Shown are 26 nucleotides from a PDB entry: RNA (5' vRNA end - vRNA loop (40-mer); Transcription-like product) with a sequence from Tilapia lake virus.
NCBI's taxonomy places the organism under Viruses, Orthornavirae, Polyploviricotina, Amnoonviridae, Tilapinevirus tilapiae.
Released in 2024, the model rests on electron microscopy data to a resolution of 2.42 angstrom.
The work is reported in "Structural and functional analysis of the minimal orthomyxovirus-like polymerase of Tilapia Lake Virus from the highly diverged Amnoonviridae family" (Arragain et al., Nat Commun, 2023).
The reconstruction used 103,012 particles.
The entry also contains Polymerase acidic protein (PA-like), Putative PB1 and RNA-dependent RNA polymerase, not shown here.
It comes from the structure "Tilapia Lake Virus polymerase in vRNA elongation state with additional mode B promoter (transcriptase conformation)".
[PDB]
Context: bound to proteins that are not shown
C1' cells in the first nucleotide's frame, strides 16, 4: 500500500 | 437480433 | 441485494 474477476461462510444494516 |  | 470480516480460485 493492496486492483480486476468468481464461489462460499458469518456478522451488520 | 432481443427477450 | 448492499457493505465488514474470512476461506479458496484466476
Nucleotide at each position: 500500500g493492496a486492483g480486476u474477476a468468481a464461489a462460499a461462510u458469518u456478522u451488520g444494516g | 437480433a432481443u427477450a | 441485494c448492499c457493505a465488514a470480516a474470512u476461506u479458496u480460485u484466476a